[PDB]
Molecule: (122-MER) ribozyme; glmS triple mutant ribozyme
RNA sequence: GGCUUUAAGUUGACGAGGGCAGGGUUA
RNA sequence: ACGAGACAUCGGCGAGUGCCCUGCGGUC
RNA sequence: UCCUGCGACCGUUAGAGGACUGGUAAAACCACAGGCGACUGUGGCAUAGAGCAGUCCGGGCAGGA
RNA sequence: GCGCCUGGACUUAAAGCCAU
Numbered sequence: 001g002g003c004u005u006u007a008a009g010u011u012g013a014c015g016a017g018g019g020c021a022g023g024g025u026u027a
Numbered sequence: 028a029c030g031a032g033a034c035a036u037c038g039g040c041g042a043g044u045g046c047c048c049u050g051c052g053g054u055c
Numbered sequence: 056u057c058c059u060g061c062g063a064c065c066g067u068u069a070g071a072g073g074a075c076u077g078g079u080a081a082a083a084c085c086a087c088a089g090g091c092g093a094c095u096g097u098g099g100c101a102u103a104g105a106g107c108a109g110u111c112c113g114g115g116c117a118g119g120a
Numbered sequence: 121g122c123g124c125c126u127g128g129a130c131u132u133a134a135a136g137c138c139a140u
């Protein structure tokens, strides 16, 4: 220092831009 | 449909201010 | 040039489209705080592009007066 | 580009194995 199992956790889109009403979608 | 000195921002489910049809309104 | 129906286009700073000019973002990173740690919260911090902003070019038909 | 996770990834503790 690598790998496996188990258990408990963490993470799982960074903002900018974007909305008249109803329905609907493969966004 | 944007771009990032992020690059699992992989994958799944939900949803959506995108798109579509009707209507209403504005414009040539 | 004004109404009326329709058509196209948008959306109530209510033409798609083209060019020109801009375009102070966040994370990343640091500090403080939490956690054994992965990591989390908050404040601060450098930096884009557009479908954003600005200027300009850019547009109907039929009936009637 | 918003929300949520049964996967993956990642961490911690325990257990076993491989290579120094």
Stems, first nucleotide, its partner, number of pairs: 003136009014030002020050004025045001037127001038125004052065004058118004072112004077107001084099006
Other pairs, nucleotide, nucleotide, family: 002137cWW009093tWS012127tHS013014cHS014081cSS015080cSS015103tWS015121cHS024046cWW029104cSS030103cSS031032tSS031036tWW031082tWS032083cSS032102tWS035128tSS052069tWS057119cWW066069cSS071113tHS076108cWW078105tHS081102tWH082101tWH083100tHS090092tHS091132cWS092131cSS